[PDB]
RNA sequence: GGACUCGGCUUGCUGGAGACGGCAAGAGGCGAGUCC
Repeated sequence: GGACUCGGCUUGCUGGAGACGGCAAGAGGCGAGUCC
């Protein structure tokens, strides 16, 4: 460099005064791993 992925984030909905948990969508800058 070419292809794939993850961490951060946002919006929504939801159960719960409150503290938070869960799932889906999105793109980019940061970096890394695998193959050559």
HIV-1 STEM LOOP SL1 MONOMERIC RNA: 36 nucleotides with solved positions. Sample source: This sequence was synthesized by in vitro transcription using a single stranded DNA template and T7 RNA polymerase. Entry title: Solution structure of HIV-1 Stem Loop SL1. Released in 2003, the model rests on solution NMR data. It holds a match to the Rfam family "Human immunodeficiency virus type 1 dimerisation initiation site".